RNA 16mer with two separated s(2)U: 32 nucleotides with solved positions. Crystals were grown from: 0.075 M Sodium chloride, 0.002 M Calcium chloride dihydrate, 0.05 M Sodium cacodylate trihydrate pH 6.0, 30% w/v 1,6 Hexanediol, 0.0005 M Spermine. The PDB entry is titled "16mer self-complementary duplex RNA with two separated s(2)U:s(2)U pairs". Released in 2024, the model rests on X-ray diffraction data to a resolution of 1.5 angstroms.
RNA sequence: AGAGUAGAUCUUCUCU
RNA sequence: AGAGUAGAUCUUCUCU
Numbered sequence: 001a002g003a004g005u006a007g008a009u010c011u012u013c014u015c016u
Numbered sequence: 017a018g019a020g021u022a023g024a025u026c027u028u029c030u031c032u
Base pairs, nucleotide, nucleotide: 001032002031003030004029006027007026008025009024010023011022013020014019015018016017
Other pairs, nucleotide, nucleotide, family: 005028cWW012021cWW
């Protein structure tokens, strides 16, 4: 770095 | 707001 995995923040659209 | 959907940024661990 890519990927698998998991968070956070911000954001598109929709449903409720 | 919650959820479905999709991005971005930052981040845990692992594989390559």
Primary citation: Ding et al., J.Am.Chem.Soc. (2024), "Unusual Base Pair between Two 2-Thiouridines and Its Implication for Nonenzymatic RNA Copying".